This is an experimental structure of RNA from Escherichia coli, with 38 nucleotides shown. Primary citation: Lukacik et al., Plos One (2021), "The structure of nontypeable Haemophilus influenzae SapA in a closed conformation reveals a constricted ligand-binding cavity and a novel RNA binding motif". Crystallisation conditions: 22% (w/v) PEG 3350, 0.25 M NaBr, 0.1 M Bis-Tris Propane pH 7.5.
RNA sequence: CCCCCCCCCCGGGGGGGGG
RNA sequence: CCCCCCCCCCGGGGGGGGG
Numbered sequence: 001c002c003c004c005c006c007c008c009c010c011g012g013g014g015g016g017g018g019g
Numbered sequence: 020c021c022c023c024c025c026c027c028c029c030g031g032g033g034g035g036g037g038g
Stems, first nucleotide, its partner, number of pairs: 001038001004035006011028006019020001
Other pairs, nucleotide, nucleotide, family: 002037cWW003036cWW017022cWW018021cWW
C1' cells in the first nucleotide's frame, strides 16, 4: 500500500405507516 | 410539504483478521 469483515456517522433512491 | 420506520446503494471515520 492493496483485498476482505464488524461498528458508527452522512448522503441518495425505493417501498410501508402517522399528522 | 414536514416527522418517523424498513430495504438497497454510495462516501467517510474507527476497531479486528489475511497477503
Overview:
Entry title: Nontypeable Haemophillus influenzae SapA in complex with double stranded RNA. Released in 2021, the model rests on X-ray diffraction data to a resolution of 2.62 angstrom.